[PDB]
The RNA (40S ribosomal RNA fragment) from Oryctolagus cuniculus has 29 modelled nucleotides. The depositors describe the entry as "Core of mammalian 80S pre-ribosome in complex with tRNAs fitted to a 9A cryo-EM map: classic PRE state 2". It was solved by cryo-EM to 9 angstrom. Among the 7 different proteins in the entry, which are not shown, are Ribosomal protein S30, Ribosomal protein S14 and Ribosomal protein L36a. NCBI's taxonomy places the organism under Eukaryota, Deuterostomia, Euteleostomi, Mammalia, Oryctolagus. The 2011 paper behind the entry is "Structure and dynamics of the Mammalian ribosomal pretranslocation complex". The sample was in a buffer at pH 7.5.
Context: bound to proteins that are not shown
RNA sequence: GACGAUCAGAUACCGUC
RNA sequence: GAGGUGAAAUUC
Numbered sequence: 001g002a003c004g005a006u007c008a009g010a011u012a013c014c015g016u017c
Numbered sequence: 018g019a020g021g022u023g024a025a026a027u028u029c
Base pairs, nucleotide, nucleotide: 001017002016003015004014018029019028
């Protein structure tokens, strides 16, 4: 960076690469 | 059937 999930919000805390 | 999570899910 690409994805899953979690969330009212998650391009973050888990997970696949 | 593995794998992975509190549960599951892409993954094999």